[PDB]
Molecule: 2dG-I riboswitch aptamer (M. florum)
RNA sequence: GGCCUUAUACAGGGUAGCAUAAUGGGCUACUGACCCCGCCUUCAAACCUAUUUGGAGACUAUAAGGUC
Numbered sequence: 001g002g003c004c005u006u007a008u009a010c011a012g013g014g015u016a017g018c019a020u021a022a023u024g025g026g027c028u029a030c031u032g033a034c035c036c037c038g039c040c041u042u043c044a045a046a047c048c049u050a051u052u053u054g055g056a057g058a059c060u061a062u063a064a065g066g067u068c
Stems, first nucleotide, its partner, number of pairs: 001068009010038001013031006024048002032039001040057007
């Protein structure tokens, strides 16, 4: 360094600004310990004066072990 397994993290979760859309429920910043790259795919229940919870899985980091 590669590949695998486990563990810790995260849930685009919290806050704000903006957006006013249902062929929708968004974007950005801050925050999310150190900690970068990012915050993705799908399912489900309840919902909607622009979302809350839950499942299965991915990415990345870090630690431990295996393997070469």